[PDB]
Context: bound to proteins that are not shown
DNA sequence: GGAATCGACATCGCCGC
DNA sequence: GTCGATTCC
């Protein structure tokens, strides 16, 4: 960086 | 300046190639 | 195809 996950 | 258009859902954090 | 402003024509 892009991707995935989680919290509100 | 009349439009081509980027921007369009915010913050924090973890992992991954 | 909404709502506007950075930016091109």
């Nucleotide at each position: 960086g892009c991707g995935g996950c989680g919290a509100u």